An RNA structure, together with DNA, in which 48 nucleotides are resolved. On the sample the depositors note: SYNTHETIC OLIGONUCLEOTIDE. The work is reported in "Structural Basis of Transcription Inhibition by Alpha-Amanitin and Implications for RNA Polymerase II Translocation" (Brueckner and Cramer, Nat.Struct.Mol.Biol., 2008). Among the 13 different proteins in the entry, which are not shown, are DNA-DIRECTED RNA POLYMERASE II SUBUNIT RPB4, AMATOXIN and DNA-DIRECTED RNA POLYMERASE II SUBUNIT RPB2. Crystallisation conditions: 200 MM AMMONIUM ACETATE, 300 MM SODIUM ACETATE, 50 MM HEPES PH 7.0, 4-7% PEG 6000, 5 MM TCEP. The depositors describe the entry as "Alpha-amanitin inhibited complete RNA polymerase II elongation complex". Method: X-ray crystallography, resolution 3.4 angstroms. The entry became public in 2008.

Context: bound to proteins that are not shown
RNA sequence: AAGACCAGGC
DNA sequence: AGCTCAAGTAGTTACGCCTGGTCAT
DNA sequence: AACTACTTGAGCT
Numbered sequence: 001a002a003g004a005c006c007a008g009g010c
Numbered sequence: 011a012g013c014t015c016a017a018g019t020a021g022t023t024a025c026g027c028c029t030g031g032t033c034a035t
Numbered sequence: 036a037a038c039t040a041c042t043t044g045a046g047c048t
Base pairs, nucleotide, nucleotide: 004032005031006030007029008028009027010026011048012047013046014045015044016043017042018041019040020039021038022037023036
Other pairs, nucleotide, nucleotide, family: 003033cWW
C1' cells in the first nucleotide's frame, strides 16, 4: 500500500 | 419419425453510510 | 432464498 475476515455505530 | 405439454435444471442477483481490529500474499 | 428465465425431457400421435 490492496484485499479478506471478525467486530461495532445511526 | 415427429410434435405438443409438462417438468427439470441451469443460473442470476441482493443489502445505505461509518468505525476499528486482525491476518496474510 | 426466491423466483424467474431458458432450455430440456418425457410423454404421446